[PDB]
């Protein structure tokens, strides 16, 4: 760092 | 505003 999941704003 | 953050690449 890319893609998944989930969390608040 | 889709950034961060787990997993995987």
């Nucleotide at each position: 760092a890319g893609g998944c999941g989930a969390a608040g704003c | 505003g889709a950034c961060g953050c787990u997993c995987c690449u």